[PDB]
Context: bound to proteins that are not shown
RNA sequence: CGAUGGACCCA
RNA sequence: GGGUCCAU
Repeated sequence: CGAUGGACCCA
Repeated sequence: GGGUCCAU
C1' cells in the first nucleotide's frame, strides 16, 4: 500500500 | 472478507 456503484460466485 | 464481469 487500489475510489464509487451494478450484477452474480464462493465464503 | 475474497473473487469474475462491468459502468464511471
Record summary: An RNA structure, in which 19 nucleotides are resolved. It comes from the structure "Structure of viral RNA polymerase complex 3". The entry also models calcium ions. Takeshita and Tomita published it in Nat.Struct.Mol.Biol. in 2012: "Molecular basis for RNA polymerization by Q beta replicase". The entry is indexed under RNA polymerase, TRANSLATION, TRANSFERASE-RNA complex. Method: X-ray diffraction, resolution 3.12 A. The entry became public in 2012.